[PDB]
Context: one part of a larger RNA, bound to proteins that are not shown
RNA sequence: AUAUAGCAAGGACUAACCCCUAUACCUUCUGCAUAAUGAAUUAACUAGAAAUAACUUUGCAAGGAGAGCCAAAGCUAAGACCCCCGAAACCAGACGAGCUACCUAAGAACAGCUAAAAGAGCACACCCGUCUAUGUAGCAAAAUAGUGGGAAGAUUUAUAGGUAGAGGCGACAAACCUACCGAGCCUGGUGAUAGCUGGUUGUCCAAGAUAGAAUCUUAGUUCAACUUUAAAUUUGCCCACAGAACCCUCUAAAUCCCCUUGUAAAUUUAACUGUUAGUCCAAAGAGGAACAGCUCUUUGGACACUAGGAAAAAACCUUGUAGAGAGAGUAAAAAAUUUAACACCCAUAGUAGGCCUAAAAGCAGCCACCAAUUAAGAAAGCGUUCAAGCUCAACACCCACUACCUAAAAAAUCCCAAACAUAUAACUGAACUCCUCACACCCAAUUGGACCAAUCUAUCACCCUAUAGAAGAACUAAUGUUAGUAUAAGUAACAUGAAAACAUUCUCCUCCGCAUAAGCCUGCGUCAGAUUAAAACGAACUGACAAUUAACAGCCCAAUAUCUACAAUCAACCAACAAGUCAUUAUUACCCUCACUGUCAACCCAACACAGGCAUGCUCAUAAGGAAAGGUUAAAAAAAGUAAAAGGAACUCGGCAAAUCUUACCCCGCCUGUUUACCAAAAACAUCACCUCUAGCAUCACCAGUAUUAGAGGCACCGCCUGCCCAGUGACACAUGUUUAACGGCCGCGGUACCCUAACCGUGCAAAGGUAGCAUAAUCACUUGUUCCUUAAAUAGGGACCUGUAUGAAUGGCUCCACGAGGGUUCAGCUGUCUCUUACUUUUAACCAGUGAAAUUGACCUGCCCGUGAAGAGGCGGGC
Numbered sequence: 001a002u003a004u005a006g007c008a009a010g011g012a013c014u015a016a017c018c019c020c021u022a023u024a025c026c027u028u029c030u031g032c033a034u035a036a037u038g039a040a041u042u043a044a045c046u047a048g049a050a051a052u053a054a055c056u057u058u059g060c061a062a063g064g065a066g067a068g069c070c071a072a073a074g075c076u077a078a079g080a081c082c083c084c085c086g087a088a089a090c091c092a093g094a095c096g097a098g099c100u101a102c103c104u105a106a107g108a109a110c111a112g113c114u115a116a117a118a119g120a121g122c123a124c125a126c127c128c129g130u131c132u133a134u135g136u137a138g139c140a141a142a143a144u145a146g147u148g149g150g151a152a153g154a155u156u157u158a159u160a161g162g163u164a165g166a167g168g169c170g171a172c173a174a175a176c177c178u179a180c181c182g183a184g185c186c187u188g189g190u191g192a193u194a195g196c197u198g199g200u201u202g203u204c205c206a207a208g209a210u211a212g213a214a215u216c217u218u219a220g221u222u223c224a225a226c227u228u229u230a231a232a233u234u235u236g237c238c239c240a241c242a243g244a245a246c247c248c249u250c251u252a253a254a255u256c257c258c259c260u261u262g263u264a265a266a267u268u269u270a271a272c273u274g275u276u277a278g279u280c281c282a283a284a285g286a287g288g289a290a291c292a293g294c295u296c297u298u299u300g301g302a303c304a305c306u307a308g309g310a311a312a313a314a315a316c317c318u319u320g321u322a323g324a325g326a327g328a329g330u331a332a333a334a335a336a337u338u339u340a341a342c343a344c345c346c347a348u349a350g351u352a353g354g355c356c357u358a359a360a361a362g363c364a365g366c367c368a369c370c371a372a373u374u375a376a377g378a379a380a381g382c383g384u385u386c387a388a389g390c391u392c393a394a395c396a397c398c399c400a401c402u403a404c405c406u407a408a409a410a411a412a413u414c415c416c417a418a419a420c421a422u423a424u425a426a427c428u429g430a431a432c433u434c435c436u437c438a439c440a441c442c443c444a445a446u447u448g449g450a451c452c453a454a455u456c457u458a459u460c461a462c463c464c465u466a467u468a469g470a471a472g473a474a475c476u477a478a479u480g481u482u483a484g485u486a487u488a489a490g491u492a493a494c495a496u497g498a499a500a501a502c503a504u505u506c507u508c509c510u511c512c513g514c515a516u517a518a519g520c521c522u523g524c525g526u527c528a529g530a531u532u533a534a535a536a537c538g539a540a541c542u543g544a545c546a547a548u549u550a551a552c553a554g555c556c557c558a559a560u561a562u563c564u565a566c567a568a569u570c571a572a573c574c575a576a577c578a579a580g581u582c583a584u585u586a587u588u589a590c591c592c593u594c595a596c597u598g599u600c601a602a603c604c605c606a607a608c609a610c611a612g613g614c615a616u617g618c619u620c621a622u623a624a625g626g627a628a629a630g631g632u633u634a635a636a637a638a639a640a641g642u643a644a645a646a647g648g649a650a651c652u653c654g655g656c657a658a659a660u661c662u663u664a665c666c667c668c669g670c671c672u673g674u675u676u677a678c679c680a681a682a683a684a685c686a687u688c689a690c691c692u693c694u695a696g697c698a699u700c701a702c703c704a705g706u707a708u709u710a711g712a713g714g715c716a717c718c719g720c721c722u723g724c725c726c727a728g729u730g731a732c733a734c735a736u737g738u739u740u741a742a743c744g745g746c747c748g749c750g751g752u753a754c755c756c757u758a759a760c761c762g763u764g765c766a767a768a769g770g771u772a773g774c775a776u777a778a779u780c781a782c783u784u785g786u787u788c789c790u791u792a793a794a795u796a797g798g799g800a801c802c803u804g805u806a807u808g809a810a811u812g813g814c815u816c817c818a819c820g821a822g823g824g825u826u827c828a829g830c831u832g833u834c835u836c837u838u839a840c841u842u843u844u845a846a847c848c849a850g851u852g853a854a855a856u857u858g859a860c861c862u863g864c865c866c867g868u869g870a871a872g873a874g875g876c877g878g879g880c
Stems, first nucleotide, its partner, number of pairs: 007858001009021003023873001025038001027036001040485006055079003059075002063070002083199002086196001090189004095184001101163005107157003110153001112122003126150003131146004165181001167177002202451006212223004225275002228271010243256002278303010307318003323437003327434003333428001348372001350370001353367003377392001380391003455470005486857001493851002497506003507627003513618004523600001525545005531539002552598003558588004577580001604613002630848004638843007646835002650833001655830001664825004668820002673685002690714006719814003723746003728743002730739003747764005773807001774804001785801005860874001863880005
């Protein structure tokens, strides 16, 4: 501080609440409680600028006006209408290479081991940044821990300099060029432009919803239509007959025209704006599925305006014109229904009718369908291989005295008002209508009108005013601007090793440390202040006062000519290539001396007293430098570790991580190297090698070079190879032409050995018709192709088969050593990856004390269920 309940109020009430009623606001939309937009809150600031005409009110008037201009009532003057914020861009001129890319000058670093040859291996310093976790307003606008790649080289690195945006630089990643580069930054052009979103400030009343056309147009405009105001004068609306087509299938509901009549509008003239992204319902149709809350037209209604009703409820029903009332009559307005009995009794016979048929006997088929008994079909339904056998139609018995209209169910959080068969047609129920009084006083955009806060000015007024004239003239909203203060939160987070006499000692780290350079510039010395260190009275904060003393270092040099082939590496053997950091003389001139400046610190680049960045020497673990715990507790979750029974990859996309520390193989790339600073390190780039193209030459690159050269490119060591094509394009060359290691290309249709296939055959086309190789591939699908191996089991992996009809030969083909933080498979081991988790420590954590953030926030008095609804409800309806 707070007491059931809910946009927080309203009606009220004796009474705050309890009862009843009620889905914040703005914007945006067909339609928003919407879980669509904006908004923590307060204060201040923050957005409609003008012509053409017309209208209104004055002046004068065939003229008006203070030369211009207008004028067939004009003319002159006045009043009154046209917002704010926002891109990505474009251009000009400056500024940037202290980061980074590449380069130039002259420097520096690289232990130990192996091999001793190395763009060699192991491995520090050092450089890089593979993988995982952590971290994610962080220590850090890219870090920390572990694990990794490189580490005598195409290495890394300090210093100064160079290349600048129509650009530079680039082992091409569209890299990098001062944290954000598909092209830097700053200023200016600039109030860039935006048919796009957002925003647009006092009161009150009034009228006000919508055919269509064109459009680089359908997110917009202009004209129509509708709508508003003013004016003119005359019909408008509703409608009687008569009247408006044949062809054709619905002989449709209707319309058009229209006097009367009931009504009060209508057209015209003048002047404008907005609307031109549409929803449901009924009706006639079309499309679709005689689906859609679907799409498209037509007629009408409603909605986007009220209120009542249908549960909540834009589109259905009732109802509209505005106020007060503690009157009244009404309108729409509540869901009905309950289901399937049924006969009893009895049966002999010509004859197994004829035919067909293996058989057909009432009952497979065909023909007939007559007759005995009072009565019984030459058989209506079953059945038998054919027969038997059981029924029905018959008689008798006898009042079965039938009805002859019909059929269910299932979903996902939890059924869903409570209930009720019995008291007399009524009652309840609106903003409709009446009643007492009053009346301009309930539509978006838009349009007309009546008032008005405060301020200044003229003249009044004189405790705060009046009539006028003016204007930076009104803010519940623009992720608005500035300031204040909240919310989240006293939350996240931050900090000091121990005892003691404050002397000292103890425990534990050492990542260092000292110095120089660069940078910085007085930044933990004294005194005095209680200002403060993300805690704290020591002080890095304040005022005053002190201080660093040159030998170190910086700051250098008379002229002219002349000289300078022979590295370095213990420089000696030895062997090199990439061929290198160190040197004078001659003559002339020259008698002088120790000035000037840096010198401190706990320090620099990173917004910070930042876990990051930062060159060199020495120390190689310390003689120097430091403290991981504010106190407590010992929950979860989380972080970092240690240990673990039995099993040992059964985890998983994957053995990621951890543990242990090993086998074999495949794809790609030869190799070391290089790249997306900050999600990709790779199969991408470069590369030794190979090849194509261009060039016969000097005083600024190439180059102080000269075809065994230089430059522009391709391809990617090596090994085997690199097939065919110059028609087209390009280049070159000219008389045709030449050229593919230039751009590029490299075939059909039909038939023939049983089927597959075609050595073969016909025929067309082309510049040539894919050659060698390889092949289910990192290669369109088919595809998890087939087979062998691998596993208990395999869309994985390996070897083969392959017409790949979309493989394929320097935009290179195919093999193969070595190499790889590349991608894939695997043996063995290993293990908390897992079966299946557990224990402990530290951190965090929670509690006490100090200090004290951030995103966020319409207001909140901030439940659950089902239903509803702009279609997923804490806020609506019904319940609990």
Solved structure of RNA (16S mitochondrial rRNA, nucleotides 1821 to 2703) from Homo sapiens, 880 nucleotides shown. Singh et al. published it in Nat Commun in 2024: "Mitoribosome structure with cofactors and modifications reveals mechanism of ligand binding and interactions with L1 stalk". The depositors describe the entry as "Human mitochondrial ribosome at 2.2 A resolution (bound to partly built tRNAs and mRNA)". It was solved by electron microscopy to 2.21 angstroms. The sample was in a buffer at pH 7.5. An Rfam search finds the family "Bacterial large subunit ribosomal RNA" in it.